The RNA (Mango II) has 36 modelled nucleotides.
[PDB]
RNA sequence: GCGUACGAAGGAGAGGAGAGGAAGAGGAGAGUACGC
Numbered sequence: 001g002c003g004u005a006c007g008a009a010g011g012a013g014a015g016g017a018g019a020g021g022a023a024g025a026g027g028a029g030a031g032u033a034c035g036c
Stems, first nucleotide, its partner, number of pairs: 001036006
Other pairs, nucleotide, nucleotide, family: 007009tHS007030tHS010014tHS010015cWH010026cWH010027cWH011016cWH011027cWH013018cWH013029cWH015020cWH016020cWH016021cWH018024cWH020025tHS020026cWH021027cWH023028tHS024029cWH
């Protein structure tokens, strides 16, 4: 990094360098497990 499983719980961009939110008017993208 990808997949899978639980979980309310997403993208280092699977949509916005904000044609939407500037420690966000919602997610510091909770965390853990297993496989590659």
Primary citation: Lu et al., Nucleic Acids Res. (2024), "Symmetry breaking of fluorophore binding to a G-quadruplex generates an RNA aptamer with picomolar KD". The entry also models potassium ions. Entry title: Structure of Mango II aptamer bound to T01-6A. Method: X-ray diffraction, resolution 2.8 angstrom. The entry became public in 2024.